[PDB]
C1' cells in the first nucleotide's frame, strides 16, 4: 500500500418544534389560516477527510549459513621451453 474494527473533522436534507414579528386573509370584541428572516431544542437521516483496532501481501535493511564463479599470497613442489653449460654413461650389440 490493500481488506476490517472504530473513529469522525466537515457538508447536505426531512419532520416538527417554540418564540420574536414582518405580512395578508377571512366572525368582526373572540379566534382560525397561509406565507415569510432568523435560531433554541428534539430526533430521523445520508455522504463524509484526518486518524486508528486487528488481519493478510510483503519491498528493504541486519544477522548467520549455504551454494556456484572469480580472484590476493610470502614459500613449495612442478612441467616445458631453448646451436652448441656441467657431471657420469643407464638404453640399443649378450
Nucleotide at each position: 500500500g490493500c481488506c476490517u474494527c472504530a473513529g469522525g473533522a466537515u457538508c447536505u436534507g426531512c419532520u416538527u418544534a417554540g418564540a420574536g414579528a414582518a405580512g395578508g386573509g377571512g366572525g368582526c370584541a373572540a379566534c382560525u389560516c397561509c406565507a415569510u428572516c432568523u435560531c433554541a431544542g428534539a430526533g430521523c437521516g445520508g455522504a463524509g477527510a484526518a486518524u486508528u483496532u486487528g488481519g493478510a501481501c510483503a519491498a528493504a535493511c541486519u544477522u548467520g549459513g549455504u551454494c556456484a564463479u572469480u580472484u590476493a599470497g610470502a614459500g613449495g613442489a612442478a612441467c616445458u621451453a631453448a646451436a652448441a653449460g656441467u657431471c657420469g654413461u643407464a638404453a640399443c650389440a649378450a